[PDB]
The RNA has 35 modelled nucleotides.
Shandrick et al. published it in Angew.Chem.Int.Ed.Engl. in 2004: "Monitoring molecular recognition of the ribosomal decoding site".
Released in 2004, the model rests on X-ray crystallography data to a resolution of 1.7 angstrom.
The PDB entry is titled "Crystal Structure of 2-aminopurine labelled bacterial decoding site RNA".
RNA sequence: GGUGGUGAAGUCGCUCGG
RNA sequence: CGAGCGUCACACCACCC
Numbered sequence: 001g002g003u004g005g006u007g008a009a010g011u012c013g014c015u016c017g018g
Numbered sequence: 019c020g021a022g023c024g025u026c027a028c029a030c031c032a033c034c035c
Stems, first nucleotide, its partner, number of pairs: 001034007010026001012024006
C1' cells in the first nucleotide's frame, strides 16, 4: 500500500415510516 | 424521531503484497 469483515453517540445522499 | 440502501472517513478484527 491493498482485500474482506465488524462497529450507536464521525459524514450526508436516496427511500419508506412513527 | 425509527428503519432500509448507499457515499466519504474513523476504529477494531482476519488476511494479502